[PDB]
RNA sequence: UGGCCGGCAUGGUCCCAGCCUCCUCGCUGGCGCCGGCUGGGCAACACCAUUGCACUCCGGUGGUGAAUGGGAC
Repeated sequence: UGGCCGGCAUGGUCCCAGCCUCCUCGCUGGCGCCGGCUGGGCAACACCAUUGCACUCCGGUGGUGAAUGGGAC
C1' cells in the first nucleotide's frame, strides 16, 4: 500500500488551509521520485454491451497510471 518487494532521494515535530482516493471519506488516512509482482469486489462511480415478459440473487471492464502549499517552534 487493497497485499508485497526493489532502486534512489529526503533534517524533525507539529499547527492552519487546500487537494486526492473502487477496497477501513476523514482531522491519532494520505498528498518525494522510479520499477516490478499481486488479491478482493462489482456496493458506489464510470465506460462497454443489452429493447429484454418477470415473479430464483446473478452481464463485462476500468480507477492509487491519485493529491499542494503556508505557519509555529
Solved structure of RNA (precursor form of the Hepatitis Delta virus ribozyme) from Hepatitis delta virus, 73 nucleotides shown. Keywords: HDV; ribozyme; RNA; U1A; precurosr, TRANSLATION-RNA COMPLEX. Method: X-ray crystallography, resolution 2.2 angstrom. The entry became public in 2004. The depositors describe the entry as "Hepatitis Delta Virus Gemonic Ribozyme Precursor, with Mg2+ Bound". An Rfam search finds the family "Hepatitis delta virus ribozyme" in it. Gene Ontology term of the family: RNA nuclease activity. Rfam describes the family as follows. The hepatitis delta virus (HDV) ribozyme is necessary for viral replication and is thought to be the only catalytic RNA known to be required for viability of a human pathogen. The ribozyme acts to process the RNA transcripts to unit lengths in a self cleavage reaction. The ribozyme is found to be active in vivo in the absence of any protein factors and is the fastest known naturally occurring self-cleaving RNA. Lineage of the source: Viruses > Ribozyviria > Kolmioviridae > Deltavirus > Deltavirus italiense.